[PDB]
Context: one part of a larger RNA, bound to proteins that are not shown
RNA sequence: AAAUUGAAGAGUUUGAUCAUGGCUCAGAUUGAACGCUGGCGGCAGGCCUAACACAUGCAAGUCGAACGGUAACAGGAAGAAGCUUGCUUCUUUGCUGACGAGUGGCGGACGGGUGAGUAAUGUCUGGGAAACUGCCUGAUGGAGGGGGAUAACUACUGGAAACGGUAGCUAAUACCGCAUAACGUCGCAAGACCAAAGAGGGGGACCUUCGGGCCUCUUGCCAUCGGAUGUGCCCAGAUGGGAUUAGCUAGUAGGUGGGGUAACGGCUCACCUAGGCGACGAUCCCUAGCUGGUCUGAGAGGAUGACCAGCCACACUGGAACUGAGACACGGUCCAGACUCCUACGGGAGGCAGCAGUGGGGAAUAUUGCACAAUGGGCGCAAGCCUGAUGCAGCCAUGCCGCGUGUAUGAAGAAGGCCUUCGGGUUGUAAAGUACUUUCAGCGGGGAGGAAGGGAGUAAAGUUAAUACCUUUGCUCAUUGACGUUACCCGCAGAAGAAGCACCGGCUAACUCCGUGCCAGCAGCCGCGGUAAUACGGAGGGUGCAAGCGUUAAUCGGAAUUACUGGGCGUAAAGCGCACGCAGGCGGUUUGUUAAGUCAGAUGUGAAAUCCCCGGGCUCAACCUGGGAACUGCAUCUGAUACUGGCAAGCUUGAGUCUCGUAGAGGGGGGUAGAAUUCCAGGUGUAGCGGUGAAAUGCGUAGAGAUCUGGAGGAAUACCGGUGGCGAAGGCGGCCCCCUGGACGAAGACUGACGCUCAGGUGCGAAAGCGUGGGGAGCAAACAGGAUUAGAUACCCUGGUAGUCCACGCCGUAAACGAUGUCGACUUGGAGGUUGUGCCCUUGAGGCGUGGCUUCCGGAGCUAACGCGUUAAGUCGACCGCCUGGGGAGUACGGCCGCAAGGUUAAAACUCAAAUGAAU
Numbered sequence: 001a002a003a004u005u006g007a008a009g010a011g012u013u014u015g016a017u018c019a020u021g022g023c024u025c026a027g028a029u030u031g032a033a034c035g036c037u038g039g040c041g042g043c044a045g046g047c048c049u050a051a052c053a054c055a056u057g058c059a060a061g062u063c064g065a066a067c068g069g070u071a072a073c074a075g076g077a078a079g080a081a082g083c084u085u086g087c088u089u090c091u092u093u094g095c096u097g098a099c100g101a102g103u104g105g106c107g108g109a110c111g112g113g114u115g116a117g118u119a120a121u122g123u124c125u126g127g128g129a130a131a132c133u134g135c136c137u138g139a140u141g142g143a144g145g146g147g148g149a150u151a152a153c154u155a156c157u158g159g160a161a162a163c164g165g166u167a168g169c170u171a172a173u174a175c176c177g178c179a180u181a182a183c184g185u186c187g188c189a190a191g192a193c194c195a196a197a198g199a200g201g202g203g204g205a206c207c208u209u210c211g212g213g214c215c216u217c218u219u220g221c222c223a224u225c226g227g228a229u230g231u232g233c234c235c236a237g238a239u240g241g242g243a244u245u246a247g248c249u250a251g252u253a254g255g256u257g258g259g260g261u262a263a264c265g266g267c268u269c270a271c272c273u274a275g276g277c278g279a280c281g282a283u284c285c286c287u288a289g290c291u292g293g294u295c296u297g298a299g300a301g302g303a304u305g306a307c308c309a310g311c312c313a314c315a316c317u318g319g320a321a322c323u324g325a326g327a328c329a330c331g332g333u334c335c336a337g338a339c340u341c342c343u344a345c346g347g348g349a350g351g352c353a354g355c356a357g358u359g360g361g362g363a364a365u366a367u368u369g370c371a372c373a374a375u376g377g378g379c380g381c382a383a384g385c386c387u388g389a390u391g392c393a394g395c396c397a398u399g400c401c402g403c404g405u406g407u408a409u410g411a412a413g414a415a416g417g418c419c420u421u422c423g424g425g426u427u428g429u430a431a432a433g434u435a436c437u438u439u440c441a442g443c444g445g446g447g448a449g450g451a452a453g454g455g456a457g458u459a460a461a462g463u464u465a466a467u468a469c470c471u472u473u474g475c476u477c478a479u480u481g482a483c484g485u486u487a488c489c490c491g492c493a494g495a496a497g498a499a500g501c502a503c504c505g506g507c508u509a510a511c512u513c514c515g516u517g518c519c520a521g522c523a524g525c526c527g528c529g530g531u532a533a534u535a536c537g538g539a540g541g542g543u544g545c546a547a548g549c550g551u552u553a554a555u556c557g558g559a560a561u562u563a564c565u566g567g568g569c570g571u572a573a574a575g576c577g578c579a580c581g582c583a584g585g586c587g588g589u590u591u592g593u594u595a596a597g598u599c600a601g602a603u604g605u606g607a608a609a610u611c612c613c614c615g616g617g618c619u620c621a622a623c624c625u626g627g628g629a630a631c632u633g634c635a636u637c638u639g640a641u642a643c644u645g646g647c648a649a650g651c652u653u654g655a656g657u658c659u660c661g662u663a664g665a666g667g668g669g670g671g672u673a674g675a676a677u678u679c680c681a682g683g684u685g686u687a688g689c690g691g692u693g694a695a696a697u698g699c700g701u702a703g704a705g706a707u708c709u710g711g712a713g714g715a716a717u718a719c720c721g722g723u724g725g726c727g728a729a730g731g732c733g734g735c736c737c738c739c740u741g742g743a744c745g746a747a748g749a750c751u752g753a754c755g756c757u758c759a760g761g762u763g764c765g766a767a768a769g770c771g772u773g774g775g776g777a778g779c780a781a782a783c784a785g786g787a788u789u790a791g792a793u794a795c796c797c798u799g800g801u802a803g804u805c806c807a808c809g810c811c812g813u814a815a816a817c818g819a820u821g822u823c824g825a826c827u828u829g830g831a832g833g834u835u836g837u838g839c840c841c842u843u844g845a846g847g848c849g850u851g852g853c854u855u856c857c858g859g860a861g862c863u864a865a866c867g868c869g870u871u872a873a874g875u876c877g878a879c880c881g882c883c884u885g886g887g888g889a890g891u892a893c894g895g896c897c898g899c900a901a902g903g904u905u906a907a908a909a910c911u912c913a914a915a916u917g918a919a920u
Base pairs, nucleotide, nucleotide: 009025010024011023012022015920017918018917019916027556028555029554030553032552033551034550035549036548039403040402041401042400043399044398045396046395047361052359053358054357056356057355058354062105063104066103067102069099070098077092079090080089113314114313115312122239123238124237125236126235127234128233131231132230137226138225140223141222142221144178146176147175154167155166156165157164158163184193185192186191198219199218200217201216202215203214240286241285242284247277248276249275252274253273254272255271256270257269258268259267289311290310291309292308293304294303295302296301316337317336318335319334320333339350340349341348342347367393369392370391371390375389376387377386378385379384406436407435408434409433416427417426418425419424450483455477500545501544502543503542504541505526506525507524511540512539513538514537515536521528522527567883568882569881570866571865575880577764578763579762580761584757585756586755588651589650590649591648592647593646594645596644597643598640599639600638601637603635604634605633612628613627614626616624617623654754655751656750657749658748659747660745661744662743666740667739668738669737670736671735672734673717678712679711680710681709682708683707684706688699689698725732726731769810770809771808772807773806774805778804779803783799784798785797786796821879822878823877824876825875826874829857830856831855832854833853834852835851836850838848840846861868862867885912886911887910894905895904896903897902
Other pairs, nucleotide, nucleotide, family: 002613cSS003628tWS004005tWS011525tSS013020tWH013915cWH014016tHS016919cWW019572tWS020915tWS021914tHS022913tWS025559tWH026558tHS031048tHS037397tWW037547tWS042622tWS049362cWS049365tWH050360tSS051114cHS055357tHS058388tHS060107tWS060110tWH060378tWS061106cWW061378tSS064068cWH064101cWH067171cSS068101cWW069100tHS070071cHS071099tWS072094cHH074097cWW075096cHS081088cWW083086tWW094097cWH102151cSS103172tWS109324tHS112315cWW113353cSS116313tWS119287tWH120122tHS129232cWW130233tWS131262cSS133229cWW136227cWW139224cWW142196tSS145177cWH148174cWW149172tWH150171tWH151170tWH152169tWH153168cWW159161tHS159162tHS160344tHS161347tWS179196tWH182194tWH182223tWS187189tHS187190tHS195222cSS197220tSS203465tWS207213cWS209211cWS243282tWH244893cWW245283cWW246278tWS246281tHS247282tWS251254cWH251271tHH251272tWH255266cWH261263tHS292305tHS292608cWS297299tHS297300tHS299566cWH300565cWS309607tWS321328tHS321332cWW322329tWH323327tWH329332tHS338351cWW343346tWS352356cWH355388cSS356368cSS362364tHS366394cWS371373cHS372389tWH373391tWS373451tHS373481cSS380382tHS380383tHS397547cHS401621cSS402620cWS404498tWS404499cWH405499cWH406495tHS410429tWS410432tHS411430tWH412431tWW413428tSS414430tWH415428tHH420423tWS429431cWH437495tWH438494tHH438496tWH439498tWH440497cWW445489cWW446488cWW446489cWW447487tHS448486tWH449484tWW454478cWW457475cWW462471cWW481482cHS481483tHS503510tWS509543cSS518530cSS519529tHS520529tHS527535tWS563884tWW568574tSS573883cSS578728cSS581760tHS582759tWH595596cHS595641tWS598642tWS602636cWW611629cWW615625cWW618622tWH641643cHS651752tHS652752tHS652753tWH663742cWW664741cWW665724cWH674716cWW675715cWW676714cWW677713cWW685703tWS685705tHS686703tHS686704tWH687700tWS687701tWS688704tWS690697tHS691696tHS692694tHS694787cWS696786cSS696797tWS697785cSS714777tSS722733tWW727730tHS729764tWS765812tWS765816cWS766813tWH768811tWS770899cWS776777cHS780802tHS781801tWH782800tHS788794tHS789791tHS792794cHS811901tWS818820tWS820873cWH827872tWW828858tHS837849cWW839847cWW842846tHS859869tHS860869tHS863865tHS863866tHS864917tSS865918tSS867873tWS869872cHS872874cHS885914tWS888909tHS889908tHH890891cHS890906tHS891907tWH892906tHS898900tHS898901tHS
C1' cells in the first nucleotide's frame, strides 16, 4: 500500500393489443428427512419431537507436613514354633514406608447439562454511587497464658430394614473465656471496645520431664490499610404481535421516623399527604430464552439464534431455609404432591435436562469405548491421587473439500441393438486388439511429532551456627504417549477391487420409433391423453450434475407485489358527502445572541471468534493461525456557526382591520298576488263521455261531458330564464317588508407572520323512511278492477292509501361526481358569458388599459390510452385521507350509535387463474 466490485428475466387473461394485476418458475441456503445408488481420505456436525418415564456402570474428591489412631497388606521392630543352624510363617505394636474408618481444613456454588419459564426482575449499549469479596498479592505491626468438651473406641441396647437410644475414656490447626488493643468500629470530643494455631526440616555449643526445649529455616494463624478478580445495586436508550385489549394502580405514588440489608431504596412497618402510570400505547391477551452472530440481498433491508463464545433461568412438581467468602445449592438438607420400589405392615428408599444406554414419541439423530500422555481444575510442601472437563477412538454421504474409479493407441468405421426414404445413418475411437503406469485399496519393511516437567545425583551461591534440607540455576544419569499397525515414506504383484441419478412439449440445456386410446397415466405454471402423442408407459439416442442425484419441507431473492432507498388513487383497487378546528406536522423577510439539531477533530469504550485485506502453516484444498482493517454506535471535552430550532429587537409583500360603493333563486321569518286543477252550488243544454295500438273497466237519461256564474281549499310559481347568478357542500326561482351571512371592486390609512394543513372531536348534509301534532287540491309505492300474454304478481288503462306539504325532533345515506382532498407558488395562446373600476375626442353602445368569478377550444408538457391542458390530470412544496388479484364480503362475529329501518368500524375458512382498464 491493500481492506473492495455491485443490480438479468420468463410463462400465463385477449380474436389480436397496450397497460394494470395476481399466480407460477429459474438461483442461494439448512441440525434436515425420504426414495434410488454408493470406492477412499481430510476437517467439522449429529434428539429440532416427550422440560416424557428411566434398569445398570461411571461424572468429586483430596489432606498423616492439622489430629487421635491402628482395621488391613508385606514388611521396618521385639518374640514364637519344624529346625535344611536362617529364614518362611504365626502371637503384640504404629516408627520412618504407609494406611480402612473417625475428627478437622478445603473443594462439592468450579467444570458439564438443559431452554420450561421470562416481552422486561432478562439481554445489548453507554453512565453512575451507596457496597461486599475465599484462594492469590503489597506494606505495617502481632502471634501471650489458660480452660471445658466431643466423635473414633469399648460396653449394654431399640428396629425386618433404613436408621437410632444409653453410660463411661481421650486428641487437635474443633470450640470457649482471661490478657493484649491500633492509622480499627461507636462517639462533637472525653472515652469505651474488639483477634489469634500450630506443624515441619536439619542440627554443633547451651541444655532436659530424656519424646524435647534451646538454634535456624520453610510454611501456616490474627488485626488493619491497599491491589487485582468476582459479585450485588442504580439510571437513560434500544429489544415481538394485537385497540374487534383504553383505562390501570392502595404499599399503590411521595414525605417523615423506627427496624432491616454488605450497601442505596416501600425492602418492611407506623404516620401524614393524594398522588403515580397511560394514546410517544398503561393494563390485558397471544408468542418467545438475549447477544456476539448466521442465512439472503448490489445495497437498504428481510428472515433467523443449531454448533463456537458472552449473559440469564431451571435441576421430577410446588415451597422453604440451613451451612458457608460465595447457593436459597444437578449428583446437599427439610416439607408437601404425583410416580416407582422395599417391608416382618410398624416403616423406609429414589430423581440421567452429567457421560454411554433403555423404553416410549417421532419423518428423524451415534458407543452401556480408551487414557489422565498433552492442555485446564480440585486437593497436598511435594511425590501423588481424583476428573464422562478434555484428549482421543467407534458409529452415519449430514455438509464442505480433495482424490479415485485408469493412461495413451486403434477402422474390417466389426458384431449386436436402434433408425431408415433400404441408399444407409447413429451407437462409435467407443469396444475388442496392441502398448504402459501404480494414486488409493491390499500385504511387507522403515518409522517424525504432540514431552513440557517430575526424579534420584553432583557444582557454586544465597540465608546462615553450618560442609544438612528444600528454592534458584547450568550441567551428567536412567526414564514418563490413549491415539497407534499414526502422518509421511520405501517396494511388490496386478487394470486389477471401485458409477450412478434426474431430465428431454414451452418456460429450460436435450428427439425419434413402438405400445395404449379422455383409458392406464402425467403435471411447477400454461396444460397433454377421444387411433400417426418431440407431454402417458417402454425402448434407442441425447442433456445436466456426479459418490452423489432427486423429491418434499422451511427461509430470503426474483417481487418496485407494503416502494425509507423505491409505487400509486379522473375511468384499472384507491380523495372522507362537505366543512370547522385541538394535539401533531410544516412555516415569509433583516439583525444580534445562543449553540439544541448539524459539522470537524481528539479521548474513553465498542470481548474473543466470525466477515474482509495482506501474510503464515498442514503435499494442494477444506481447516488452523499472525498483523490490520472493520464494529455504521455511545459518552465526554474543545472548536465551527452556513442552515433548522431557542431567546431578543425589528420590517411589510402573507394574513387581517377600517372608510365608500356593487351585483346576486345566499339564509331565517311574515304578508300578499295572478293563472290553473279539483270539489261544491245554480242556469243553459241533450245523448254520449273518457281512454287505447285496439279495447274494456269507469262515468252518464236519478241529466254526464261541453258552456256560463258564484263560493271553498291545497300545492306550485308560465313568460323573464341564459353551458346565467348565489352558496363550504347538500342546494336555492312570483312580487313586497323585516332580521342576517359571504364574495368582490376603487383608491387611502392601520396592526405587524397574527399563516397553511389537520388524526381523534364537533357541526351541516338530497331523496326515501321514522316519532308527535296538524294539513291534504294535484300526483302516487301498496292494494283493487280492466286489458295484454303461453303465463303477466309487470309494462298500458280506470281508480286509489301511505307518502309528497307544515311545525318540532330523529336518521346520516346517494352515480352526495369534476367518479379529480385542501393551501401557496411558477409556465405559450384564441373566441365568449357575467360582474366591477380607471382613463381617451363618452364626437354613440366606440377605442384603451386593469380586477373577481365563469363556458368552450387548443400548444408545450404529462398520460396505458381516453384525454387533461394557467379553473392541470404540467412543474413544485406543506399536510391529511386512502389502496395492495377475483370471488366469499363491505358479509359473519364483537363494540359503539339508532325508536326502528339500519349506519359505522370490520375478518376468516374455502375457491379460481384469472377478474380488470383503455383502445382495435

About this RNA:
Solved structure of RNA (stapled 16S-23S rRNA,stapled 16S-23S rRNA,stapled 16S-23S rRNA,stapled 16S-23S rRNA, nucleotides 1 to 920) from Escherichia coli, 920 nucleotides shown. Released in 2018, the model rests on electron microscopy data to a resolution of 2.96 angstrom. The entry has 51 different proteins, among them 50S ribosomal protein L34, 30S ribosomal protein S13 and 50S ribosomal protein L35. Rfam match: Bacterial small subunit ribosomal RNA. Gene Ontology terms of the family: structural constituent of ribosome and ribosome. The organism belongs to Escherichia, within Bacteria. The work is reported in "Controlling orthogonal ribosome subunit interactions enables evolution of new function" (Schmied et al., Nature, 2018). The depositors describe the entry as "E. coli 70S d2d8 stapled ribosome".